Released in 2017, the model rests on X-ray crystallography data to a resolution of 2 angstrom. Shown are 79 nucleotides from a PDB entry: RNA (crRNA) with a sequence from Acidaminococcus sp. BV3L6, together with DNA. It comes from the structure "Crystal structure of the Acidaminococcus sp. BV3L6 Cpf1 RR variant in complex with crRNA and target DNA (TCCA PAM)". Keywords: nuclease, HYDROLASE-RNA-DNA complex. The source organism's lineage runs through Bacteria, Bacillati, Negativicutes, Acidaminococcales and Acidaminococcus. Ions in the entry include sodium and chloride. Protein in the same entry: CRISPR-associated endonuclease Cpf1.
[PDB]
Context: bound to proteins that are not shown
RNA sequence: AAUUUCUACUCUUGUAGAUGGAAAUUAGGUGCGCUUGGC
DNA sequence: GCCAAGCGCACCTAATTTCCTGGAGGACTG
DNA sequence: CAGTCCTCCA
Numbered sequence: 001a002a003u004u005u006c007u008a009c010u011c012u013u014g015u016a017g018a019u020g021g022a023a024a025u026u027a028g029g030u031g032c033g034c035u036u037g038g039c
Numbered sequence: 040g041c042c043a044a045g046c047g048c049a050c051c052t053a054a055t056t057t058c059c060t061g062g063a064g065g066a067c068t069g
Numbered sequence: 070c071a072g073t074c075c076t077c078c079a
């Protein structure tokens, strides 16, 4: 510790596997703060 | 400390739609 | 007006 890009690597200036983009939208999640309560 | 119902903010993640086109048509040029 | 080229139909 290299990549179309991702992950894991390094005999090997690269290796193994994966990889449907772009646009648009929507839904959900994590965290913090707060309110009223429960335990 | 945890939890329920809920509001505000930050960013992260995923699902679901479309297209994956040449040439007809006409607006714009000079 | 004829040629160009952006737009958008099927």
Stems, first nucleotide, its partner, number of pairs: 005018005020059020060079010
Other pairs, nucleotide, nucleotide, family: 001010tWS002010tWH002014tHS003007tWH003008tWH004019cWW